[PDB]
Context: bound to proteins that are not shown
RNA sequence: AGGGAACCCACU
DNA sequence: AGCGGCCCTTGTGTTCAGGAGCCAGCAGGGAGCTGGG
DNA sequence: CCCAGCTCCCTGCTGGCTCCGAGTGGGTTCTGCCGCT
Numbered sequence: 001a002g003g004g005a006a007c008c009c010a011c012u
Numbered sequence: 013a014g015c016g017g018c019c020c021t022t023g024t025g026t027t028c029a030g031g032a033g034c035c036a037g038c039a040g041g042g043a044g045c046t047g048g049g
Numbered sequence: 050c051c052c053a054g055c056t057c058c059c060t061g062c063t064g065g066c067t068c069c070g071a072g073t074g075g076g077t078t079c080t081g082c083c084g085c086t
Stems, first nucleotide, its partner, number of pairs: 003080010013086003030069020
Other pairs, nucleotide, nucleotide, family: 016082cWW017082cWS
């Protein structure tokens, strides 16, 4: 040689 | 085995970040002008 | 030698578009499928 999106919780 | 077609249900149908500020386009009006009487 | 259209310009309103703090750690689910061609 290995991804990504989405969403949720949280930290200063 | 894989392309078509999208299921939005109310074929008609709830909020896809709601709210806060600028730009564009349209309606409306009035100034000024001009060809008839 | 006035008047009614007509044109051209300026306002005011409404609708439409863009924007909305900086980093960081975890988690989970989902990335298609079925009728019949």